Background: Entry title: Cryo-EM structure of large subunit of Giardia lamblia ribosome at 2.7 A resolution. This is an experimental structure of RNA (rRNA 28S, nucleotides 4 to 367; rRNA 5.8S, nucleotides 1 to 139) from Giardia lamblia ATCC 50803, with 468 nucleotides shown. The sample was in a buffer at pH 7.5. The entry has 39 different proteins, among them Ribosomal protein eL22, Ribosomal protein L13a and Ribosomal protein L30. Rfam match: Archaeal large subunit ribosomal RNA. The literature on the family includes a 2001 paper in Science by Yusupov et al., "Crystal structure of the ribosome at 5.5 A resolution". Clan: LSU clan. It was solved by cryo-EM to 2.75 angstroms.
[PDB]
Context: one part of a larger RNA, bound to proteins that are not shown
RNA sequence: CGGCCCGAGGCGGCGGGGGCGACGGGCGGAACUUAAGCAUAUCAGUACGCCCCGGAGGAGAAACCAACCGGGAUUCCCCGUAGCGGCGAGCGACGCGGGAGGAGCCCGCCCCGAAGGCGCGCUGUGGG
RNA sequence: CGCCGCGAGGGGGCCCGAGGGCCCCGCCCGAGAGGGUGCAAGCCCCGUACGGCGG
RNA sequence: GCGAGUAGCGCUGCUUGAGCGUGCAGCGCGAAGGGAGGCGCGGCCCUUCCAAGGCUAAAUACGCCCCGGGACCGAUAGCGGACCAAGUAGCGCGAGCGAACGGUGAAAAGGACGCCC
RNA sequence: GGCCGCUCAAAAGACCUGAACCCGGCCGGC
RNA sequence: GAACGCCCCGCCGGCGGAUGCCUCGGCCCGGGCGGCGACGAAGAGCGCGGCGGAGCGCGAGACGCGGUGCGGACCCGCCCGCCCCGAGAAGCACCGACCCUCGAACGCAGCGCGCC
RNA sequence: CGGCGCCGCCGCCUCGGCGCCC
Numbered sequence: 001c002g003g004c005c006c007g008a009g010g011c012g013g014c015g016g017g018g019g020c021g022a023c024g025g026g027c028g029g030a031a032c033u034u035a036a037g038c039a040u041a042u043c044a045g046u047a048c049g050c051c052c053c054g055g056a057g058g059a060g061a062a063a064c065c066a067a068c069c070g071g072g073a074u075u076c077c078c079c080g081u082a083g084c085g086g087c088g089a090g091c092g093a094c095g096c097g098g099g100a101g102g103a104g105c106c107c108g109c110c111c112c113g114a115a116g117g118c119g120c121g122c123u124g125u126g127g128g
Numbered sequence: 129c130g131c132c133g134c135g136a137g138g139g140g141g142c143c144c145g146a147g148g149g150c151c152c153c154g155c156c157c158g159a160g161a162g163g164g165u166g167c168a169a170g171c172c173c174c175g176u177a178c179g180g181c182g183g
Numbered sequence: 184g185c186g187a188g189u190a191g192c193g194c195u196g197c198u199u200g201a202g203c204g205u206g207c208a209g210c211g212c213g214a215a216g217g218g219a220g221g222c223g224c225g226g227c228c229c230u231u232c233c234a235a236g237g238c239u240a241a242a243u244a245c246g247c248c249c250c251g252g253g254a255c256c257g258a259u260a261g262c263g264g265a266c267c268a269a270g271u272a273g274c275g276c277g278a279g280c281g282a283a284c285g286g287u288g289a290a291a292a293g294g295a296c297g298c299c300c
Numbered sequence: 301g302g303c304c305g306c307u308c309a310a311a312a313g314a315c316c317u318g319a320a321c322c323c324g325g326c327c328g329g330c
Numbered sequence: 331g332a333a334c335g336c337c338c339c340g341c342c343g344g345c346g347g348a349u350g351c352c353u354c355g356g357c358c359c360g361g362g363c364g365g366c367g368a369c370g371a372a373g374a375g376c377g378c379g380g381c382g383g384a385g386c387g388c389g390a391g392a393c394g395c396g397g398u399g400c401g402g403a404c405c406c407g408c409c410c411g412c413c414c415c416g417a418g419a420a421g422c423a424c425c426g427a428c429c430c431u432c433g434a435a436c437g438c439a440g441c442g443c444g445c446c
Numbered sequence: 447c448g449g450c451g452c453c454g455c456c457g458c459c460u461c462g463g464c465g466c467c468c
Stems, first nucleotide, its partner, number of pairs: 002467003005463012018366001023054001024052005034041001038086001064071002075100004083091002104238003107186001110128003115125001116120001129182004138153005154171002156160001162174003191212007216233005245364001248362006255356002273280002285352002293315001297303003316350001322344005328337003373432003376389003380408002395426006404411001437443002444450002
Other pairs, nucleotide, nucleotide, family: 001468cWW017368tWS018371tWS022055cWW022245cSS023244cSS024057tSS029047tHS030046tWH031044tHH032043tHS033042cWW035088cSS040088tWW041089tWS054056cSS055244tWS056243tWH059074cSS060073cSS061103cWS061104tHS061239tWH062072tHS063217tWS064231tHS066068cWS066230cWS067220tWS073241tWW074101cHS074242tWW080095tHS081093tWH082092tHS085088tHS085089tHS093200tWS100242cSS101241cSS103239tWS103240tWS113124cWH114124tHS116117tSS116125cSS134178cWW135159tWS135177tHS136156cSS136159tWS137170tSS144146tHS144167tHS145166tSS146166tSS147149tHS158177cSS159176cWS161175tHS165169tWH187215tHH188189cHS188213tHS189214tWH189235cSS190213tHS198204cWS198205cWW199201tHS204205cHS215216cSS215234cWW246364tHS256260cSS257353tHS258265tWS258285tHS258353tWH260265tWH261355tSS261356tSS263269tSS268384tSS269283tHH270271cHS270281tWS271282tWH272281tHS275277tHS275278tHS287291tWH287312cSS288290tHS288292tHS288310tWS289309tHH291311tWW292307cSS292312tWW295305tHS296304cWW307311tWH308310tHS317349cWW318347tWS318348tHS319347tHS320346tHS321345cHS327339cWW338339cHS364365cWS367434tWS368436cWH370434tHS370436tWW371435tHH372433tHS377392tSS379393cSS386393cWW394427cWW401420tHS402418tSS402419tHS403412tWS403418tHS404419tSS405410cWW414417tHS446448tWS
C1' cells in the first nucleotide's frame, strides 16, 4: 500500500409479528373417581396451560410382514385375543382375509469443472 | 355449480260483519309442494311441473 | 458406489399389551459391512431387508357461516336470549355473574252528540 | 271526573280466552 | 237478639294469570364452504340524520359519494322530492373510492412533547 | 425541515483489527 479472512454503521427492495369455543401437529401435565380401606395400579398418556400450520393436517414408497404351493409404500372402513396386572380391581395391540382409494421419485457419495441463476461461486454453481 | 325468465284452469243460488261454508252444475292437470287472501280455495293472487344462458 | 460422536452397549428417569425392555431421553463408552425373525447368553446355518438425508395427489376428519330436511320443543318448554334496542338492564375493587317481559280487531274505524261539574 | 250513548259482528276499550287460592254487594241457610 | 264468622239457594263485581288455540324463535341430522392481517386485521373509543335516545349502518366525502347493469311508482310521522317512451321513487347485484383516536400498533408518551 | 420504530434475507455505500500476508 493493496488482497483475503473476521467484524461494525448506514441505505434500497422484499418477508415476519397479531386474530378463531371445531378438526390437525408438537410439548408440559393433575386431582376427584375405582379398587367397597389404601401406597403399585385405575381415572388418563384425559381436563387445563404454552407453542405451530392448513383447507385439510399428519403419515408414506420397507434397515416391512412372514414361515405360505407367501405377500409387497401411506391413510381410512368391516372383522377378532396374544399378553400386561397388590396375576386383584382393572387394562389390551396386531398379521392373515373382505372393501374404499391407488403413483411414484430425489439428493449426498462417484464422473466432468464454471459448460451455471455470473458484484455470487472452485470451502463447488451447472450437467451425467 | 351459478345467473335469467314464461307459466293453465269457476260459475249460479241461499246465507253471513265477511264466503276459502252449504246446495247444484263444470274446467285445468308434465302443475293436487306449499304461502297469502275478512271463515276449510287445483281454477282470487304469488308460486309448483315442462327450459334457456354462462360451461 | 450406498449418510459417525452416529448405530449399539452400560447405568439411571419416563412411557408401552411388549413380558431378563415397546418407544424415547440424559451421561459414560463407541463400531464396519450392517439390521430383523414377540424369552436371555455363546456357536453354526437359513429366510428376508439396507438406518443414522429429503419430496409426494387420492380415499379420511371438522365449528363458526350459507342451504335443505325432521314420528323433535311450543313461551316456567325449546338456546341464557321468539318481545324495533340479550351477553342487554342490573350486581361485584376485580377475575367474573346475569334476569324478566310473546298474542286488540278483518280494518285504528283507538272512542260521536248531549247533560252536570 | 261521572252519566248517557257513539265505532264495531262484538268492546275485544289496552286489550284473545280468563281457571284456582282469596275477597265485596244482594238472596238463602247454621 | 242483632252483628262477626261459616256453608252455598242462587244472581252479579274484583284480584290474579292458569288452560286452550296460535308462532318471523330454538334444537337435531345432512349437504356446501373453507374465503383475515404492516395494502394496518379481530376488537375497542369517539363522532355522523331537517326535526334523532337505543340497536343496525356509516367515517369529517360520515343514517353515505361515484360507475356499469337491472327495476319502474313511491318515500312508515311532519315535511321535502320524484311524476312525462325515460325525464326515474322503492328495491337488487357486482365494481371504484373515502376511511377520525386506540389496538400486532411503528418518532417518544397517552392526550402531553421532541429531533429534523 | 422529505421525514423520523424492531427483527431477518439478498445487494450496495463507508469503515475497524499488534487475524493471515504482502